[PDB]
Context: bound to proteins that are not shown
DNA sequence: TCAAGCCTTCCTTCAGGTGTTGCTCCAGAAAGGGTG
DNA sequence: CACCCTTTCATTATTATTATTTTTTTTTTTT
């Protein structure tokens, strides 16, 4: 040569038994699918608008 | 193609657990015996 | 004596027990 160094908290032991989520309510009144778009008038040169650049084209 | 849902109810009383139910032992080693 | 049983004594006296309280951002330089 740590007032050190060596020492198991362990066996065992059934949260359970019984208990009916009910109980009684009305989805219900009131409302045309077969009409609206599909058949019946206009008779001749004329506004304004863009591309252009006028030689013309497109259009309301 | 146009009708292509409006209004309103929106839960109510009940329903509180009860019993038991607090641990148990034990963690001595010296005394005389008895016995291979 | 090594091996175990089963005796047998002792005085006061009481009993308290630690357990916790976020913020919500936007960064960064890979495949």
């Nucleotide at each position: 040569g740590u007032g050190a160094a060596c020492g198991g908290u362990g066996g065992a032991g059934c949260a359970a038994c019984a208990c009916c989520u009910g109980a009684a309510g009305g989805a219900a009144g009131g409302c045309u699918u077969g009409a609206u778009g599909a058949g019946c008038g206009u008779g001749u040169u004329c506004c304004c608008c863009g591309c252009a650049u006028a030689c013309g084209c497109g259009g309301g």
Method: cryo-EM, resolution 3 A. The entry became public in 2023.
crRNA from Pseudomonas aeruginosa, together with DNA: 127 nucleotides with solved positions.
The entry has 5 different proteins, among them Csf2, Csf5 and Csf3.
Ions in the entry include zinc.
The source organism's lineage runs through Bacteria, Pseudomonadota, Gammaproteobacteria, Pseudomonadaceae and Pseudomonas.